An RNA structure (TPP-specific riboswitch) from Arabidopsis thaliana, in which 77 nucleotides are resolved. The depositors describe the entry as "Structure of the eukaryotic TPP-specific riboswitch bound to the antibacterial compound pyrithiamine pyrophosphate". Primary citation: Thore et al., J.Am.Chem.Soc. (2008), "Structural basis of thiamine pyrophosphate analogues binding to the eukaryotic riboswitch". Method: X-ray crystallography, resolution 2 angstrom. The entry became public in 2008. The entry is indexed under RNA, riboswitch, antibiotic, thiamine pyrophosphate, pyrithiamine pyrophosphate, complex. Crystallisation conditions: 12-18% 1,6-hexanediol, 0.5 mM spermine, 10 mM magnesium sulfate, 40 mM sodium cacodylate, pH 6.8, VAPOR DIFFUSION, HANGING DROP, temperature 298K. It holds a match to the Rfam family "TPP riboswitch aptamer (THI element)". Rfam links the family to the GO term thiamine pyrophosphate binding. Rfam 15.1 lists 16,130 matches to the family in 8,693 species.
RNA sequence: GGGACCAGGGGUGCUUGUUCACAGGCUGAGAAAGUCCCUUUGAACCUGAACAGGGUAAUGCCUGCGCAGGGAGUGUC
Ligand code: PYI
Numbered sequence: 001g002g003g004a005c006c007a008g009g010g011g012u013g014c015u016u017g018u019u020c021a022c023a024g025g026c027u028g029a030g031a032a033a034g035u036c037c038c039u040u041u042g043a044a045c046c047u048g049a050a051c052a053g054g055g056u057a058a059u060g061c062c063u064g065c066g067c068a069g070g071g072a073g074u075g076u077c
C1' cells in the first nucleotide's frame, strides 16, 4: 500500500395526484435513502447561491463558478 475494525462527516431536491398524508414521475451512488456517499491522496459536502450560460414539465438537470473559500481520522491490527 491493500484489507479488516473502531471513530467521525454529509445531502435528501424537482414534479403530479385534494399536497397535507400517502403514493407515483425526473436526475443521481443516495432524493430522510440504502452503510448510499465521504473522511485531509479530502468537489462527499458547505458558502458564494433566489449565481451565470445552456437546457428541462420542473429542479446545480448539465456546464461553469473552482490551481475560489471552507470541509470530517497524522485512529487500531
Ligand atoms: C440525496 C441527494 N442529494 C443531492 C442530489 C443531487 N444534488 C443536487 C444538488 C447539489 C448536489 C451537490 C453536488 O453538486 P454541486 O453543483 O452543489 O457541486 P459543485 O459542482 O462542486 O458546485 C447534488 C449531489 C441527489 N441526487 N441526491
Stems, first nucleotide, its partner, number of pairs: 003077003006073001007039004013026005045070003051064004
Other pairs, nucleotide, nucleotide, family: 008072cSS009044tSS011030tSS011034cWH012033cWH013031tHS013059cSS014058cSS018020cHS019021cWH025057cWS026058tWS027031tWH028030tHS029036cSS030034cHS035037cHS038072tWS042072tHS043068tWH044071tHS048066cWH049065tWS056058tHS